mt-tRNA(UGA-TL) from Homo sapiens: 61 nucleotides with solved positions.
The depositors describe the entry as "Cryo-electron microscopy structure of human mt-SerRS in complex with mt-tRNA(UGA-TL)".
The reconstruction used 881,655 particles.
The work is reported in "Structural basis for a degenerate tRNA identity code and the evolution of bimodal specificity in human mitochondrial tRNA recognition" (Kuhle et al., Nat Commun, 2023).
Released in 2023, the model rests on cryo-electron microscopy data to a resolution of 3.6 angstrom.
Keywords: tRNA, SerRS, transcription, ligase-RNA complex.
NCBI's taxonomy places the organism under Eukaryota, Dipnotetrapodomorpha, Boreoeutheria, Simiiformes, Homo.

[PDB]
Context: bound to proteins that are not shown
RNA sequence: GAAAAAGUCAUGGAGGCCAUGGGGUCC
RNA sequence: GGGCUUUGGGGGGUUCGAUUCCUUCCUUUUUUGC
Numbered sequence: 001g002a003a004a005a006a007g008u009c010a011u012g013g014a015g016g017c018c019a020u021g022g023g024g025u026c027c
Numbered sequence: 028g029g030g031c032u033u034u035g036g037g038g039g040g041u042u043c044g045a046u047u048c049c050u051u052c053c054u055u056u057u058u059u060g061c
Base pairs, nucleotide, nucleotide: 001059002058003057004056005055006054007053009021010020011019012018016043023032024031026029027028036052037051039049040048
Other pairs, nucleotide, nucleotide, family: 007008cHS009033cHS015042tWS015047cWS025030cWW038050cWW041045tWH045048tHS
């Protein structure tokens, strides 16, 4: 310079809102 | 141990509503090469 994969605290499902693992404050 | 509390990188399409389906920008990662 080209081709391919993931995607935001981390893993897993969920288009009408989450489980677990996380961070900080207070009793 | 108890309680409070953690909205997802940006811009576009399907949808009554898209962090989840399609595409694009950007971050990270795998292959090839001068």